[PDB]
Context: bound to proteins that are not shown
C1' cells in the first nucleotide's frame, strides 16, 4: 500500500432493527 | 551515498 | 602458513654485513607510464616544530595565540589524464 | 655442504 | 583481529 471505524451524493448485490447498512461508482477529506 | 560478500597485502 | 627428506633444476649473485637477492613475473618489469606527469612557487591554507608556549587569568582550568623555523601534503601553469 | 624454485609425503587449513 | 586496494552483488543519487 486495492485503505478510511469517511464522509457527501447517487445507484442497486444485497441485508434490513425500516433508521439504515452494505456495496458500487462518484467527488471531497484523512491516509 | 552508505552497504554486503569474499579475497588482497602488512 | 609451514616442517621434513626426496626427484629434477639452477645459484652459490650481492653486501654498505643490516641484509638483499637470481633460476622464470624472465626484458625478474605492458621497458613505458599511472596523474607514480612536468616545471614554477611556497604568499595563503594544511602540516609540523615554536606550544597543550607567549598572552589572559589564582590556576590554563577540556582558554589561547603568533612571529618565526621546517615541510609539501599545498598552490599555479604546461602536457596528458 | 648450504640455498632458491616446481613436484614427493605429512600436518595446518 | 586491524589496515590497504581491488573484485563482485546490491541500491538510490
Nucleotide at each position: 500500500u486495492g485503505g478510511c471505524u469517511c464522509u457527501g451524493c447517487c445507484a442497486a448485490c444485497g441485508c434490513u432493527a425500516c433508521g439504515g447498512c452494505u456495496u458500487g461508482g462518484c467527488g471531497g477529506g484523512c491516509u | 551515498u552508505a552497504g554486503g560478500u569474499g579475497g588482497u597485502c602488512a | 602458513c609451514g616442517g621434513u627428506u626426496c626427484u629434477g633444476u639452477c645459484c652459490u649473485g650481492c653486501u654498505u654485513c643490516g641484509g638483499c637477492g637470481a633460476a622464470c613475473a624472465c626484458g625478474u618489469u605492458a621497458c613505458a607510464c599511472g596523474g607514480u606527469u612536468c616545471g614554477g612557487c611556497a604568499a595563503a591554507a594544511c602540516g609540523u616544530c615554536g606550544a597543550u608556549u607567549a598572552c589572559u587569568g589564582a590556576a590554563a582550568a577540556u582558554g589561547g595565540a603568533a612571529a618565526g623555523g621546517c615541510g609539501g601534503g599545498g598552490c599555479c601553469g604546461a602536457c596528458u589524464u | 655442504g648450504g640455498g632458491g624454485c616446481a613436484g614427493g609425503c605429512u600436518g595446518g587449513g | 583481529a586491524u589496515g590497504c586496494c581491488c573484485a563482485u552483488c546490491a541500491c538510490c543519487u
An RNA structure (Diversity-generating retroelement (DGR) RNA Sp; Diversity-generating retroelement (DGR) RNA avd; Diversity-generating retroelement (DGR) RNA TR) with a sequence from Bordetella phage BPP-1, in which 148 nucleotides are resolved. Rfam match: Bacteriophage Diversity-Generating Retroelement RNA. On this family, see Handa et al., Nature 2025: "RNA control of reverse transcription in a diversity-generating retroelement". Entry title: Diversity-generating retroelement (DGR) ribonucleoprotein reverse transcriptase - Active State (N-empty) 1b. It was solved by electron microscopy to 3.23 angstrom. The sample was in a buffer at pH 7.5.